[PDB]
C1' cells in the first nucleotide's frame, strides 16, 4: 500500500 | 428503512 467492516461522517432514495 | 462514498477500532 492493500483486505474486511455492526458506531460516528458525507451524499442519495 | 434502502443504496453509495468514506472510514474509527480491531484482524489479517
Nucleotide at each position: 500500500u492493500c483486505c474486511c467492516a455492526g458506531u460516528c461522517c458525507a451524499c442519495c432514495g | 428503512c434502502g443504496g453509495u462514498g468514506a472510514a474509527a477500532a480491531g484482524g489479517g